This is an experimental structure of RNA (let-7f-1 pre-element) with a sequence from Homo sapiens, with 24 nucleotides shown. The entry also models zinc ions. Crystallisation conditions: 1.1 M Citrate, pH 8.0. Protein in the same entry: Protein lin-28 homolog A. Taxonomically the source falls in Homo (Eukaryota, Tetrapoda, Hominoidea, Hominidae). Method: X-ray crystallography, resolution 2 A. The entry became public in 2017.
[PDB]
Context: bound to proteins that are not shown
RNA sequence: GGGGUAGUGAUUUUACCCUGGAGA
Numbered sequence: 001g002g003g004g005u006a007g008u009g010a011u012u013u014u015a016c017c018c019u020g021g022a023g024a
Stems, first nucleotide, its partner, number of pairs: 001019006
C1' cells in the first nucleotide's frame, strides 16, 4: 500500500490483526 476485526454507558478525535514472486 491492500484487506479485515472489535467495544469502557458520561465529556473531544481508536485499539488491534492479516498480507510477499503476487493484488478483482